[PDB]
Context: one part of a larger RNA, bound to proteins that are not shown
RNA sequence: UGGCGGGGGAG
RNA sequence: CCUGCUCCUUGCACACACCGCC
RNA sequence: GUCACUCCACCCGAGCGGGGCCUAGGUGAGGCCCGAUCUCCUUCGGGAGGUCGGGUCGAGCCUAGGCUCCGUGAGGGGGGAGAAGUCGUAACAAGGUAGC
RNA sequence: GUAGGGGAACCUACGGCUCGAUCACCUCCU
RNA sequence: UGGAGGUGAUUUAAAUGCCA
Numbered sequence: 001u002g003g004c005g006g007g008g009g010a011g
Numbered sequence: 012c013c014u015g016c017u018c019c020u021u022g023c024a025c026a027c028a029c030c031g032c033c
Numbered sequence: 034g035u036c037a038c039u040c041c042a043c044c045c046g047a048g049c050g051g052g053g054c055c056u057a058g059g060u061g062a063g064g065c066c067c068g069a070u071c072u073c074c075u076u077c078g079g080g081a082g083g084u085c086g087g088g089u090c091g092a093g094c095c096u097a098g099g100c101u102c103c104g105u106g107a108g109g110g111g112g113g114a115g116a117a118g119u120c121g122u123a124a125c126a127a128g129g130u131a132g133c
Numbered sequence: 134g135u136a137g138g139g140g141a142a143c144c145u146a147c148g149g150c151u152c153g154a155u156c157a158c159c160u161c162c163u
Numbered sequence: 164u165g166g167a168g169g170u171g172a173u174u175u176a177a178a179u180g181c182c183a
Stems, first nucleotide, its partner, number of pairs: 001026002003023003007020005029128001034120001036118001038115004043110003051102010063090012131151001133149001134147005154173009
Other pairs, nucleotide, nucleotide, family: 002028tSS004126tWS007127cHS022126cSS024124tWS024125tSS031125cWW032124cWW033123cWS034141cSS035119cWW042111cWW046106tWS046107tHS047106tHS050103cWW061092tHS062091tHS075078tWS120140tWS121141tWS122123cHS126129cWH132150cWW163164cWW
């Protein structure tokens, strides 16, 4: 920095 | 509410990235 | 993370086969002092020895007892690398029972 | 940490810590 | 503006992943 959650908000 | 997708947050011993690691 | 298989180094070890120190007793080569006698020398001052006794210094050897070192070791116990053997899913997200 | 239990990682009881996530209500500040 | 505490609650079952 991302990807993700038997985490949260919106569509 | 089940099957998946887009953005702002938060935890991560993942980056071959949860069909991951141990 | 346990179990099965390979290799390596270890620790605990019953009985075996070798060393070295303290001790306790026994014994004792050889040496030095003090007496006693015998032989052979003698420059008449004494010397070289043998033999018995008395004391004293002693390395070595043996026996019995106390500690320690080293090569084998039946049986046992964990450690580390090997990961196309096996059984589960303990941790990491509220890891699906928050973790320590 | 201490004690009992179990093929094995582990499970349970009492007292601690945050190096614990989510919502609602408080409380204490900037 | 942005933080630090406390009290409560949090719902059936739900295991595993060649190989460059």

Shown are 183 nucleotides from a PDB entry: RNA (16S ribosomal RNA, nucleotides 892 to 1509; mRNA, nucleotides 805 to 824) from Pyrococcus abyssi GE5. It holds a match to the Rfam family "Archaeal small subunit ribosomal RNA". A reference for the family is Yusupov et al. (2001), "Crystal structure of the ribosome at 5.5 A resolution", Science. Among the 17 different proteins in the entry, which are not shown, are 30S ribosomal protein S27e, 30S ribosomal protein S5 and 30S ribosomal protein S2. Method: cryo-electron microscopy, resolution 3.2 A. The entry became public in 2020. It comes from the structure "IC2 body model of cryo-EM structure of a full archaeal ribosomal translation initiation complex devoid of aIF1 in P. abyssi". The 2020 paper behind the entry is "Cryo-EM study of an archaeal 30S initiation complex gives insights into evolution of translation initiation". The reconstruction used 142,000 particles. Lineage of the source: Archaea > Methanobacteriati > Thermococcaceae > Pyrococcus > Pyrococcus abyssi. The entry also models magnesium and zinc ions.